[PDB]
Solved structure of RNA (23S rRNA, nucleotides 613 to 1376) from Mycolicibacterium smegmatis, 764 nucleotides shown. The reconstruction used 1,466,881 particles. Taxonomically the source falls in Mycobacterium (subgen. Mycolicibacterium) (Bacteria, Actinomycetota, Mycobacteriaceae, Mycobacterium). The PDB entry is titled "WT strain WT mycobacterial ribosome". Among the 47 different proteins in the entry, which are not shown, are Small ribosomal subunit protein uS8, 50S ribosomal protein L36 and Large ribosomal subunit protein bL35. Ions in the entry include magnesium and zinc. Method: cryo-EM, resolution 2.47 angstroms. The entry became public in 2025. Keywords: ribosome, mycobacteria. Rfam match: Bacterial large subunit ribosomal RNA. Its Rfam clan is "LSU clan".
Context: one part of a larger RNA, bound to proteins that are not shown
C1' cells in the first nucleotide's frame, strides 16, 4: 500500500521532540524532523540557429589534471626615480643584494634610396606648391576670403630605466589524442622456404613391364595361360588436413566439440638442429606468413613527430555588451582587413528625434494615335503594296489579300509622351542636456565572417514546404526570464538590482477543471455550424430596394374545351405536332404552339401550353445582402473547442460598464554604477538580464619577510551547532574525536581552486 511524476520549491495539516509567558494544555516576534494535500515545475556541460531530449559525456567517491616559464626580447597602459637626460652588460673587489665598471642602447632633429642638406628636406629645370617633421597655442600684419597658406613676439618640446600587466615573439607554449615518415636494434622456439641426419605409414584390393610354356613368324610382330607387382592406381585405420552442419560465439576453447567430410607409399608427414631480418626475408601467388598483431614486423630514439580537427579547461561579485556582414582569401567548418564591443585619451555636441526650407530620382500606380514589344474586333481602302477573262481598259463582271493610317479595349523586369508615401543627403530651429552615458578620430584588447523565425518587397520553387537566395538605422531567439496561444525562441502583451502575504493595467479573458459578469440591451444561428475547406447546388433562414399580376378575383387546386387546310412542304418504307430542314403562316375564335414531353413501326389514343366555372389574397421572378447546409475516406484509442460541458449559449455580431489577469508601473525598505552641486561623502537625476568579449574589485589555499603571538589549561585535521557578510566566506566562536604544531596584520612568488575530457589510480 487510489497512487501517473527531472523526484523540488510554495503553501500546508497532523504527528515527534525542544524552548520561554502562562498549570494538568494554552499563548507565543516560536525552533528543528517529518512531511498527508493542492499551485507551478522538461538534469547538467557540450557544439549548435535551435534540445527535456530520442544528440554527445559522466556508474560512484576521493586524490591528481591544464594560459606557465625563460629572453639589456618588442609594444602600450598603470606606476616609481631623474631629467636634456636616462640609464648599464660582462666583468672586479665586500662568505651578504655595495662600490667602482659609460664597454654600449633609445630620445634630444628629420629628409632623401643616396651622395648630400638640415628646422627643412624631395620632387623637380623650378618663390610653385605639394610629401613628410619643424610637439603643440596665443597676439600683430599681408593675401583670397580654394576652407587656409605667408612673415614677427612669447608660451619653449620628454623622453629612459626600473616593477606589475594584456598583445604580438621563438620555443613543446592551453592541456590529451593519429594515422603514418626516419635512425639504431631484437627475432624464423608458430608460420613461409630450404638445408643435414633420423622417424613414420594397421588391413584389404587391383594386376604394367618383364619372364617361362603353349599358338604363330622364314625371323618377327601378335595371343592364351601360368609367375612379377609398377602405379603422384582404389578401399580404408595412425597422421595431416579443413567439405557441410549443429552448439559454442561475456563459449570447454584470442577459431574449438560433435557428426559426417579427401589424401592416406608421396609434389607426403614428423623430431630432431642450422640459414634467409624490414621496403627485407619468404612465398605451388591470397596482399598471406615473418612469434594471436602485416598493403612494410617489434622495442627504443628524433618525440611534447603534425594536426585549419574533436574533447576539456576548476573560487566569487560589479560594469558595457556583439556578429553570424561585405571582400579577399589551395578559400568556403580555417584567416584577415573594415562594421559590429569594450577600455583610454581628445573634440566636447559636432550625434538623435521632429517642423521648415531648398533639392535628384525613377520605383507602386497608370498610360500608350508615344515610343520597343506585345492584341483582338471593325472601317474606306485606291494598291494581295494584284486577280475571270492579262490589251493599252471593265470586276473577287468572282467569296480572297488587303497596306496605311483611322474606331475602339488590355498586356509588359530589360517599353515611360507620365508619376507619389516612403528612404537618403544638406541648412535652420525647439526639446532628453545631475548624458546620452550621444557622436568623430587615435591608440590597447577579441569575438565572430554556421544564422533561424516573423511581417513587410522580391527572385527561384507551383505564389510548396519549417526551402533556398537577397533588402528592411525590420522586429524578437540568439544573447531574454515574465503572462497569453493548452503543449510550443523565433507569433501577441512586456525587459527580470534585491525583498514585501500591496494597489493599477497591456496582451489574453471573466460557467467548472482555473481568477475574474452562469452581466446589461439589441439581432443572428439550429449547423454541437461555434469547434478543419472549395468550385457547385437547394422553396434553411434574417435584412434592403425592385418589379409583374393581382376585389376587372390574382397564384394552387377542383369541372369543360382544347380542334377543322391541317397528313404543312422537303426527306423518306414513314414525317402525319412531336429522326431531322423552313415559315414557323393562316382560320372558327376562347384557346391549339407547324407543338413542351412521355406515345405509336407510321398512324390513334394519354398529357400539355393558352382559353373558360366555384372558392376567396396575396402571389410570383430575379438583385444585393448576414448567418446557415451538403458537397466531407485512414489507418494504437473520441482526438479538427484543451476538457466538462455549452442553444434556458458559456457561440457569432454591435455597445456599455465592470473585473481577472505579469517579474509591466505604482507603493514601502536595501544595494551598486553613472553624473550634477557642494565638501573634505552627503545630496538630488538617472541606469543596473544577458552568451562570445572586454573593463572593474575581491575570496580562499601553500609556501617566504616580518612586530611576534596562540597552543599539552589541547594546535593542525574530522564531526556538529551558533551567528555575521551582496560573494568566493568569515568568526581571540565553540561542542565531540585527535594529540602536535599553528600562525594575526601587511607584502612577496605561486604546481591556486574540478563534475564533466569514453580523462589517469585507489576504493565500493
Nucleotide at each position: 500500500a487510489c497512487a501517473a511524476u527531472c523526484c523540488g520549491u510554495c503553501a500546508g495539516a497532523g504527528c515527534c521532540c525542544u524552548c520561554g509567558a502562562c498549570g494538568u494544555g494554552u499563548c507565543g516576534u516560536g525552533g528543528g524532523g517529518u512531511g498527508a494535500u493542492g499551485g507551478c515545475g522538461u538534469g547538467c556541460c557540450u557544439u549548435u540557429u535551435g534540445a527535456a531530449g530520442a544528440a554527445u559525456g559522466a556508474g560512484c567517491c576521493u586524490g591528481c589534471g591544464a594560459g606557465u616559464c625563460a629572453g639589456g626580447g618588442a609594444c602600450a597602459u598603470g606606476u616609481c626615480g631623474c631629467g636634456a637626460g636616462g640609464u648599464u652588460a660582462a666583468c672586479c673587489c665586500g662568505g651578504g643584494u655595495g662600490g667602482g665598471g659609460u664597454a654600449g642602447c633609445c630620445g634630444c632633429a628629420g629628409c632623401g634610396a643616396a651622395a648630400g642638406c638640415g628646422a627643412g628636406u624631395c620632387u623637380g629645370a623650378a618663390u610653385a606648391g605639394g610629401g613628410c617633421g619643424u610637439a603643440u597655442c596665443c597676439a600683430c600684419a599681408c593675401a583670397a576670403g580654394a576652407g587656409u597658406g605667408u612673415g614677427u613676439g612669447g608660451u619653449g618640446u620628454a623622453g629612459u630605466g626600473g616593477u606589475g600587466u594584456g598583445u604580438u615573439c621563438u620555443g613543446g607554449a592551453c592541456c590529451c589524442g593519429a594515422a603514418g615518415c626516419g635512425g639504431a636494434g631484437u627475432g624464423a622456439u608458430c608460420u613461409a622456404c630450404c638445408c643435414a641426419u633420423g622417424g613414420c605409414c594397421a588391413g584389404g584390393g587391383u594386376g604394367a613391364a618383364g619372364c617361362g610354356c603353349g599358338g604363330g613368324u622364314a625371323a618377327g610382330a601378335c595371343c592364351g595361360c601360368g609367375u612379377g607387382g609398377a602405379g603422384g592406381c582404389c578401399c580404408g585405420a595412425a597422421c595431416c588436413c579443413a567439405c557441410u552442419u549443429a552448439g559454442g560465439u561475456u563459449g570447454a576453447a584470442g577459431a574449438c566439440u560433435g557428426a559426417g567430410g579427401g589424401g592416406a607409399u608421396g609434389a607426403g608427414c614428423u623430431g630432431u638442429g642450422g640459414g634467409u631480418a624490414g621496403g627485407g626475408g619468404u612465398g605451388a601467388a591470397a596482399g598471406g606468413c615473418c612469434a594471436a598483431u602485416c598493403a612494410a614486423a617489434c622495442u627504443c630514439c628524433g618525440u611534447g613527430a603534425u594536426a585549419g580537427c574533436u574533447g576539456g579547461u576548476u573560487c566569487u561579485c560589479c560594469c558595457c555588451g556583439a556578429a553570424a556582414u561585405g571582400c579577399a582569401u589551395u578559400u568556403a567548418g580555417g584567416u584577415g582587413c573594415a562594421g559590429c564591443g569594450u577600455c583610454g585619451c581628445a573634440u566636447g555636441u559636432u550625434u538623435c528625434u521632429u517642423g521648415c526650407c531648398g533639392g535628384a530620382g525613377g520605383u507602386a500606380g497608370a498610360g500608350c494615335u508615344a515610343c520597343u514589344g506585345g492584341a483582338u474586333g471593325g472601317c474606306c481602302g485606291a494598291u494581295g503594296g494584284g486577280c475571270c477573262c492579262c490589251a493599252c481598259a471593265g470586276g473577287g463582271u468572282u467569296a480572297c489579300u488587303g497596306a496605311c493610317g483611322u474606331c475602339a479595349g488590355c498586356c509588359a523586369a530589360a517599353c515611360u509622351c507620365c508619376g507619389a508615401a516612403u528612404g537618403c543627403c544638406g541648412g535652420u530651429a525647439a526639446g532628453u542636456c545631475c548624458a546620452a552615458g550621444a557622436g568623430u578620430g587615435c591608440g590597447g584588447c577579441a569575438g565572430u565572417g554556421a544564422g533561424a523565425c516573423g511581417g513587410c518587397g522580391g527572385g527561384g520553387g507551383a505564389u510548396a514546404a519549417g526551402c533556398u537566395c537577397c533588402g528592411u538605422g525590420c522586429g524578437u531567439c540568439g544573447a531574454g526570464a515574465g503572462g497569453g496561444a493548452a503543449a510550443c525562441a523565433g507569433c501577441c502583451c512586456a525587459g527580470a538590482u534585491c525583498g514585501c502575504c500591496g494597489g493599477c493595467u497591456a496582451a489574453g479573458g471573466c460557467c467548472c477543471c482555473u481568477a475574474a459578469g452562469c452581466g446589461u440591451g439589441u439581432g443572428c444561428u439550429a449547423a454541437g455550424u461555434g469547434g478543419a475547406a472549395a468550385a457547385g447546388g437547394a422553396u434553411g433562414u434574417g435584412c434592403a430596394g425592385u418589379c409583374g399580376c393581382g376585389a376587372a378575383g390574382a397564384c394552387a387546386a377542383c369541372c369543360a374545351g382544347g380542334a377543322g387546310g391541317u397528313u404543312g412542304g422537303c426527306u423518306u418504307a414513314g414525317a402525319a405536332g412531336c429522326a431531322g430542314c423552313c415559315a414557323c403562316c393562316c382560320u372558327u375564335g376562347a384557346a391549339a404552339g407547324a407543338g413542351u414531353g412521355c406515345g405509336u413501326a407510321a398512324u390513334a389514343g394519354c398529357u400539355c401550353a393558352c382559353u373558360g366555372g366555384u372558392c376567396a389574397a396575396g402571389u410570383g421572378a430575379u438583385u444585393g445582402u448576414g448567418c446557415g447546409c451538403c458537397g466531407a475516406u485512414a489507418a494504437u484509442g473520441u482526438a479538427g473547442c484543451g476538457g466538462g460541458g455549452c442553444u434556458c449559449a458559456a457561440g457569432c455580431a454591435c455597445a456599455c460598464c465592470g473585473c481577472c489577469g505579469a517579474a509591466g508601473c505604482c507603493g514601502c525598505g536595501g544595494c551598486a554604477g553613472c553624473c550634477a552641486a557642494c565638501g573634505u561623502g552627503u545630496u538630488g537625476g538617472c541606469u543596473g538580464g544577458g552568451u562570445a568579449g572586454g573593463g572593474g574589485a575581491g575570496c580562499g589555499u601553500c609556501c617566504u619577510g616580518c612586530a611576534u603571538c596562540c597552543g599539552g589549561u589541547g594546535a593542525a585535521g574530522c564531526c556538529g551547532c551558533c551567528g555575521a557578510g551582496u560573494g568566493a566566506u568569515c568568526g581571540a566562536g565553540u561542542g565531540g574525536u585527535g594529540g602536535a604544531g599553528g600562525g594575526u596584520g601587511u607584502g612577496g612568488g605561486a604546481g591556486u581552486g574540478a563534475g564533466a575530457a569514453u580523462g589517469c589510480a585507489g576504493g565500493c